[PDB]
Context: bound to proteins that are not shown
RNA sequence: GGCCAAAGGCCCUUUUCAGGGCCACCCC
Numbered sequence: 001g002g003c004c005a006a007a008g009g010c011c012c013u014u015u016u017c018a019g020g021g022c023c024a025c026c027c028c
Stems, first nucleotide, its partner, number of pairs: 008023006
C1' cells in the first nucleotide's frame, strides 16, 4: 500500500448485552 472485522450519513442517552432521534435506502 493492500485485505479483513465494523460500517447507509449523522445525532442523543449509562434503559448500556440497552433505549431512542433526523435524513436517506426499501416497500415506490
Molecule: HISTONE MRNA 3' STEM LOOP